[PDB]
RNA sequence: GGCAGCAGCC
RNA sequence: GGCAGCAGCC
Numbered sequence: 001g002g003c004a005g006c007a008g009c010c
Numbered sequence: 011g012g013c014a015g016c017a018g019c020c
Base pairs, nucleotide, nucleotide: 001020002019003018005016006015008013009012010011
Other pairs, nucleotide, nucleotide, family: none
């Protein structure tokens, strides 16, 4: 750097 | 769209 997810706040 | 985290694979 790539691909794929979780999830708080605005 | 912003800020902040978890975490699989390469």
An RNA structure, in which 20 nucleotides are resolved. Crystals were grown from: MgSO4, (NH4)2SO4, pH 8.5, VAPOR DIFFUSION, HANGING DROP, temperature 292K. The work is reported in "Atomic resolution structure of CAG RNA repeats: structural insights and implications for the trinucleotide repeat expansion diseases" (Kiliszek et al., Nucleic Acids Res., 2010). It was solved by X-ray diffraction to 0.95 angstrom. The entry also models sulfate ions.